[PDB]
This record gives sequence, C1' cells and structure tokens, in this order.
RNA sequence: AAAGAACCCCGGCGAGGGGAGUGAAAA
Repeated sequence: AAAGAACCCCGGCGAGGGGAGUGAAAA
C1' cells in the first nucleotide's frame, strides 16, 4: 500500500473462535 483475511472447520445459514492465506510485521 487494503493487499480489509478466498477457502475449510465448530457454532443458531449466530456471537465468538480455530486454521488457511495477505502482509516486513495480524507480537
């Protein structure tokens, strides 16, 4: 610099979260 997290999983087509990736860093 939005590249603001495709896709997969738990969950109430929730909340929240775990992976997966972006990123020099998601300490």
Primary citation: Menetret et al., Mol.Cell (2007), "Ribosome binding of a single copy of the SecY complex: implications for protein translocation".
An RNA structure (23S RIBOSOMAL RNA) from Escherichia coli, in which 27 nucleotides are resolved.
The depositors describe the entry as "Ribosome-SecY complex".
Keywords: Ribosome-SecY complex, protein translocation, RIBOSOME.
It was solved together with PREPROTEIN TRANSLOCASE SecY SUBUNIT, PREPROTEIN TRANSLOCASE SecE SUBUNIT and Preprotein translocase secG subunit.
Released in 2008, the model rests on electron microscopy data to a resolution of 9.6 A.